[PDB]
RNA sequence: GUUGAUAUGGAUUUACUCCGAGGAGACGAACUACCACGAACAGGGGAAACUCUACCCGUGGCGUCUCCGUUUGACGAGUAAGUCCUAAGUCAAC
Numbered sequence: 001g002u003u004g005a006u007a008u009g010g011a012u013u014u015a016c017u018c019c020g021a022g023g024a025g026a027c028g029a030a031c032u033a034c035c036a037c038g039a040a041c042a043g044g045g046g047a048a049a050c051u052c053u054a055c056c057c058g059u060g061g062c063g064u065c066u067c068c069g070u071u072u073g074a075c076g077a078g079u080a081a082g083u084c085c086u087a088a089g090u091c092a093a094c
Base pairs, nucleotide, nucleotide: 001094003092004091005090006089009085010084011083012082013081014080015079016078017077018076022068023067024066025065026064027063028062034061035060038057043052044051045050
Other pairs, nucleotide, nucleotide, family: 002093cWW006087tWS007009tHS007047tWW007086tWH009048tWS009049tSS019075cWW020073tWS020074tHS021069tWS021073tHS031034tHS036059cWW037058tWW041054tWH042053tWS046048tHS046049tHS048086cSS087088cHS
């Protein structure tokens, strides 16, 4: 080299504990790019799997009222068992 296996490389599922507030609808009123999510391009990171993502585009931000949510706990964090993907490196056979 070819084939197989391999993760201190990744993505993801579940349960559990902690945390405590957000998720919608209706009227109004903003925005057309000032700011957090989504989704996907340009162009980067990486051996890969993946990942970051500007210009742009979704749909939100503020007031009022109502609905869901705190015994079935928003969003996070943490603990644990898995799954699947990659194989640079390493190990096997040949």
Source information
Method: X-ray diffraction, resolution 2.55 angstroms. The entry became public in 2019. An RNA: 94 nucleotides with solved positions. Yesselman et al. published it in Nat Nanotechnol in 2019: "Computational design of three-dimensional RNA structure and function". It comes from the structure "Computationally designed mini tetraloop-tetraloop receptor by the RNAMake program - construct 6 (miniTTR 6)".